[PDB]
Context: bound to proteins that are not shown
RNA sequence: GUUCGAAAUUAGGUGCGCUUCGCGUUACAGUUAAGGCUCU
RNA sequence: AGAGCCUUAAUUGUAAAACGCCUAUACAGUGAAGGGAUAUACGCUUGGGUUUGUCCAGCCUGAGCCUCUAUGCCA
RNA sequence: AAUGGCGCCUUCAUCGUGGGUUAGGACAU
DNA sequence: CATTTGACCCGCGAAGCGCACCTAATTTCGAA
DNA sequence: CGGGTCAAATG
Numbered sequence: 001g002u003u004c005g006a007a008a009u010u011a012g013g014u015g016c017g018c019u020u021c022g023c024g025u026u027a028c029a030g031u032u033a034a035g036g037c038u039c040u
Numbered sequence: 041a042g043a044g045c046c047u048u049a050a051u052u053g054u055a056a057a058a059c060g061c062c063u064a065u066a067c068a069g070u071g072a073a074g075g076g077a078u079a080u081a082c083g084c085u086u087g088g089g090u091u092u093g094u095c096c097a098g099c100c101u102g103a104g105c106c107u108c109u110a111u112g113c114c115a
Numbered sequence: 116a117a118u119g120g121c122g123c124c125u126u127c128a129u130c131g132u133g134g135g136u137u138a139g140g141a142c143a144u
Numbered sequence: 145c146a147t148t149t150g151a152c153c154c155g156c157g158a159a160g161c162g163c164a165c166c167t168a169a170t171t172t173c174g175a176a
Numbered sequence: 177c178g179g180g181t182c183a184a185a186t187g
Base pairs, nucleotide, nucleotide: 002176003175004174005173006172007171008170009169010168011167012166013165014164015163016162017161018160019159020158021157022156023155025056026055027054028053029052030051031050033048034047035046036045037044038043039042060136061135062134063133066132067131069129070128071127072126073125074124075123079111080110081109083105084104085103086102087101088100089099090098094141095140096139112121114119115118147185149183150182151181152180153179154178
Other pairs, nucleotide, nucleotide, family: 024057cWW032049cWW040041cWS057138tWS059137tHS066133tWS068130cWW076122tHS081083tHS081106tWH083108cWS091097cWH093142cWH113120tWW145187tWS148184cWH
């Protein structure tokens, strides 16, 4: 003095875990709005 | 013109969302007291549930412990 | 700002009815 | 009447926390 | 995003 190894640092990406907030789904029940039928 | 039912859609409310498995020695609420870095747990050691052909991930978690790791919030 | 609550941890009393995990991968079948 | 045979079906979004494991780059130290 | 589903169609 090159290369390589480690550590540190930073940015990016990938991903993992936790804790929630919603939308959506579904079941029942109550309404409103229509559509139909049926009583009338 | 109403009235009963079915449909669709909207709007309200409540409830379910994997099956199951494991826990009531469990879990949570309230109150009292004590302890709170000579402390606790997401840590260490060692487990258990999920867990089943078997093994795992991940999560949760008991007991002991503080050698490593972490330890929040309002004043 | 020291320190002070709070969460937190513990024991008890009490009303009770809960809590964890599960929609992943390998192997076998 | 067993086969093709062809179209169809399947939950989304966001936030707050942690974390590792690879790129890119730099410093420093060790070597070979 | 495999594992099916239905109805259809050499049938």